[PDB]
Context: one part of a larger RNA, bound to proteins that are not shown
RNA sequence: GGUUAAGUGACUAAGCGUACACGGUGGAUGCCUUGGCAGUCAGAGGCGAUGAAGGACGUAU
RNA sequence: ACUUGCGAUAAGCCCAGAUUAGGCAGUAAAAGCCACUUGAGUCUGGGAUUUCCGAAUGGGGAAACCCACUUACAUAAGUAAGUAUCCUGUUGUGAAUACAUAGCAACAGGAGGCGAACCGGGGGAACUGAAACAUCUAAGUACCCCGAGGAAAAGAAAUCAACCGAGAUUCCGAAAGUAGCGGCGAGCGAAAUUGGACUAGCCCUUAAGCUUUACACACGUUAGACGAACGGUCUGGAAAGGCCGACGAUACAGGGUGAUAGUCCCGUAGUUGACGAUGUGUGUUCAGUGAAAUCGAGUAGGGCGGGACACGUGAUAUCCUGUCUGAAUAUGGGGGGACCAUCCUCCAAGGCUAAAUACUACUGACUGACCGAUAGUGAACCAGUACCGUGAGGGAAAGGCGAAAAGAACCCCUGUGAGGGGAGUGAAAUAGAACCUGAAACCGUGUACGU
Numbered sequence: 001g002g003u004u005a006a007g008u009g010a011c012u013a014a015g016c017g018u019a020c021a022c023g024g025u026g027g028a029u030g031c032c033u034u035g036g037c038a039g040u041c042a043g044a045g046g047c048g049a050u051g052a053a054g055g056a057c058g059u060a061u
Numbered sequence: 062a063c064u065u066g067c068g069a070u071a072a073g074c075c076c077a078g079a080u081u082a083g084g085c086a087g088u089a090a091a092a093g094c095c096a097c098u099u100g101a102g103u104c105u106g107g108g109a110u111u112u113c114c115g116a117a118u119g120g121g122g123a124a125a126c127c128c129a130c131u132u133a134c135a136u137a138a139g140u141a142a143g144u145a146u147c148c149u150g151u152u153g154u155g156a157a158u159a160c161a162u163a164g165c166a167a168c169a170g171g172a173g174g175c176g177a178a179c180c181g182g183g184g185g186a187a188c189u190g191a192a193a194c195a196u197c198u199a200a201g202u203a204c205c206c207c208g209a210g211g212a213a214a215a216g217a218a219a220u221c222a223a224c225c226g227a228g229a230u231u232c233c234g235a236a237a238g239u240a241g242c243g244g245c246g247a248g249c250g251a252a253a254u255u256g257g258a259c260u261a262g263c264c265c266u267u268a269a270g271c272u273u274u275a276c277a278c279a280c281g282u283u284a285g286a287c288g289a290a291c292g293g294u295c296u297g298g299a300a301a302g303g304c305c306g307a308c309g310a311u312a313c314a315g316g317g318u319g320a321u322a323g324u325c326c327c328g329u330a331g332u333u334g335a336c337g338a339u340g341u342g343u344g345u346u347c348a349g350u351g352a353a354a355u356c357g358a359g360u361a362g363g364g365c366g367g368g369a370c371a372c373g374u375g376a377u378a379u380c381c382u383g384u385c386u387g388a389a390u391a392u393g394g395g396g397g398g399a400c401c402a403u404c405c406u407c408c409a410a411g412g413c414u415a416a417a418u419a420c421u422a423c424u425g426a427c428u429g430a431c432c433g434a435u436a437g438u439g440a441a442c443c444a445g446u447a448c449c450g451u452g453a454g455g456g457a458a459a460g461g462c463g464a465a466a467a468g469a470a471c472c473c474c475u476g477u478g479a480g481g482g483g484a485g486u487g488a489a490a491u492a493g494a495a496c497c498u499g500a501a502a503c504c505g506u507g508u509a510c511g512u
Stems, first nucleotide, its partner, number of pairs: 015512010030497001031461002035432002037429007044421002046175002054114003057068003061091001063087002074108007083095003119128003129144006146172009179210001180208005190197001194244001220227002231258005241249002262413003265357001270350003275345009285333003291306005307324002309313001315327003362386008372398001393408005448455002468496001471483004
C1' cells in the first nucleotide's frame, strides 16, 4: 500500500416543522368627515276646495 | 338614465328692490350660446303659468284612467266654462187631507284631508307585582276613537279655615312617604299650612275680553354693503412651520388655502342697508262675538246600582250619575269627613276671562369632558333604497388616490382582451383608480437548521 473481516458512519427530504426575509389576501388601527346625537336662545306654531301632504308623467342641445 | 328644479309659458316667464363678472342645475364632459357696469346672471319678495292623480268634489274607477250632462260657442262629431256630499241659513216651489208640514229645487256661507309632540274628552287591556291567585297591582298606562288650539284645560268660592283668618285658576318648592287607604298584603298616598312664579277679573238692564275692519302712527323683520394689519430668510413638493424683525386688535369666533395663518382668502368685531312686502304693539274706527238673557227645579237632596276623590264601603263626609224619586227657595239654602246641636263660612242648579304651564315635526343661530363609519340616525354613500314578504310589515351593506387628475401620450407582451413591463406624471405610483394607513387570521416564494 492492497484485500478481507469486524466495528462505526456522514451525505437522501416526497414532504413537513421552526425562525427569518419579502410578498399576497384582508381591511383592523390611526388620522379624517360634507352625517348624526343632545341641548340652549330665538322664530314659527300649522298646511288644505284659492285643491294639501304625497305622488304619476313630462320638461334641457 | 337618475338626482334637483319646474309644469305643455315646464332647470322656466314677469315685476320691484338688492347684487355684479361671469353665466346657461348636477352627474358631466362636450355643444351651441349669452354677458362683461349693468335687462348677463345671481339673491329676496311679489305676480304669472301650474298636465294627471291624491280630501279629490260632474259620474265611475284596478290612484295617476274611463265616460258624461248643462250652457255658451263653434260646424262638423270640437272647444271652454260650470256641474260632489253634508251642515247652517235664506228663497222659492210643494204630497198624502184644508191649511200646513214633509219633500224637492235654487242661492249664500261653512266643512271634509294631512301633520312629530303637547291638550280635552269618549272607550280601555294584559303581561307583570303580590315570590301561587281571585280583591288589589300594572293603570286609567298601552292602544282605539272624537274634538281642538297655539297652546289646551282650569278659573273668580254654595272654597278653605277655625272663632283667628284667607281670598279665582295654573305651575314650581316644602309640609311628607307624614295623615290616611290597603287579601292592613304587595302596594297606594293627601291636605291643612307654608316658600315662590304669575297675577285680573268681568257680565246676564248684556260687561271685560276676543275677532274683524280700516285709519293712523310708531316698532321690528325680510336681498345685503364696508370691514384692520407681514416682509425677509431656512426646511420642504408645497409654508400657514422655524429664525429674524414688523404690524392690527371694540376684529385671536369659525372656516378655507399644497403642513400648523391675528395680518393670503372668506369671515369676525364694529358700522351701515328695505322700494316693496310682511309681522308686532299702540291708539282711533267699524262689524261682530261674548250672550246662556234677566240670577238659575226635574235642580239640591233621597232610594237602588256603579264610578271619582290618596280613601278598596269602611263608622265614610264630598263629587259624578244609569235608574226611580224629589224640596226649600235669604223667614231660605250649601259646606265645615258618620250623625246631632251651636257657631262660622259660603250662595249651586247661567256665562266669558290673560299671564305664570305643556310640546317642537318645522326655520335660524349657537353649544357640547356627545359619536367619528361594526360608532353616530335604519340611512355620512341616489336609504326607508336594495332585498324579504300576498299583505300589514320588516329592512340592509356600502365613506377616504392626490395639493392638484397632473387619472399614465407613446412603446412592448397579449385576443385591436384581462393583466402587466417600460416611458411619463407626482414629494410619493407596495398613492394607479381592486387607489391613505394597511394589523391579524389565512396563503405563498426564498434562506438556515431539524426531520